Source information
RNase P RNA P4 stem: 27 nucleotides with solved positions. It comes from the structure "Solution structure of E.coli RNase P RNA P4 stem oligoribonucleotide, U69C/C70U mutation". It was solved by solution-state NMR. On the sample the depositors note: enzymatically synthesized from DNA oligonucleotide template by T7 RNA polymerase. The work is reported in "Change of RNase P RNA function by single base mutation correlates with perturbation of metal ion binding in P4 as determined by NMR spectroscopy" (Schmitz, Nucleic Acids Res., 2004).
RNA sequence: GGAAGCUCGGUCUUCGGACCGGCUUCC
Numbered sequence: 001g002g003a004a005g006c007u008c009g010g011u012c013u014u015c016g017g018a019c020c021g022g023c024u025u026c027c
Stems, first nucleotide, its partner, number of pairs: 002026005008021005
C1' cells in the first nucleotide's frame, strides 16, 4: 500500500460477462 481470492447470496441476461455486500491471502 496495491492486486488478487471466495465464484459465498442476488441484478442484466443471449448463460457467457459484469456487477452489489463482506471477509481474507501475497511484499